Solved structure of RNA, 20 nucleotides shown.
Entry title: Human tRNA guanine transglycosylase (TGT), RNA-bound covalent intermediate.
The work is reported in "Structural and functional insights into human tRNA guanine transgylcosylase" (Sievers et al., Rna Biol., 2021).
Method: X-ray diffraction, resolution 2.88 angstroms. The entry became public in 2021.
Context: bound to proteins that are not shown
RNA sequence: AGCACGGCUGUAAACCGUGC
Numbered sequence: 001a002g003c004a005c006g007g008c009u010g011u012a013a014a015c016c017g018u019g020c
Stems, first nucleotide, its partner, number of pairs: 002020006
C1' cells in the first nucleotide's frame, strides 16, 4: 500500500495517530 480502530471546530488536513 491495503484493512480495522481512535482522532477532525474560519485547512502545514484526499489528512493524522495506533496496530496488523